[PDB]
RNA sequence: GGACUCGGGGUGCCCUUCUGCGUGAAGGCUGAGAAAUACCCGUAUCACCUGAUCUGGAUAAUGCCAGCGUAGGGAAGUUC
Numbered sequence: 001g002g003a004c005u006c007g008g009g010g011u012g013c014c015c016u017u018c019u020g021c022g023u024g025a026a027g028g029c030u031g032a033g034a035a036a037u038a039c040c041c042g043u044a045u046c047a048c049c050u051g052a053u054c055u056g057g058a059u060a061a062u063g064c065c066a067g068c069g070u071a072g073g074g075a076a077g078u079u080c
Base pairs, nucleotide, nucleotide: 001080002079003078004077005076006042007041008040009039011036012029013028014027016026017025018024048073049072050071054067055066056065057064
Other pairs, nucleotide, nucleotide, family: 007075cSS008047tSS010033tSS010038cWW012034tHS012062cSS013061cSS014015cHS019023tWW029061tWS030034tWH031033tHS032039cSS041075tWS044075tHH047074tHS051069cWH052068tWS059061tHS
């Protein structure tokens, strides 16, 4: 790395519109993915989470970038 079976994970942000407030939706931003049944990941310095109502920077704004981070936690067993 493949195959078979199964398993783990995130889903925010708001400069605009529907629309005076609320609410939801549309649209917009980053991203593999922002609700697909898709994407990503399964022992680990790629999933992802915690610290975090953290810190610095950028942004309309944000889990947007970066520090933290070779941190700690975190879901695979068989067979080739």
TPP riboswitch: 80 nucleotides with solved positions. Entry title: Crystal structure of thiamine pyrophosphate-specific riboswitch in complex with thiamine pyrophosphate. The model includes bound thiamine diphosphate (TPP). Released in 2006, the model rests on X-ray diffraction data to a resolution of 2.05 angstroms. The work is reported in "Structural basis for gene regulation by a thiamine pyrophosphate-sensing riboswitch" (Serganov et al., Nature, 2006). It holds a match to the Rfam family "TPP riboswitch aptamer (THI element)". Gene Ontology term of the family: thiamine pyrophosphate binding. Rfam's curators write: Vitamin B(1) in its active form thiamin pyrophosphate (TPP) is an essential coenzyme that is synthesised by coupling of pyrimidine and thiazole moieties in bacteria. Rfam 15.1 lists 16,130 matches to the family in 8,693 species. The entry also models sodium, potassium and magnesium ions.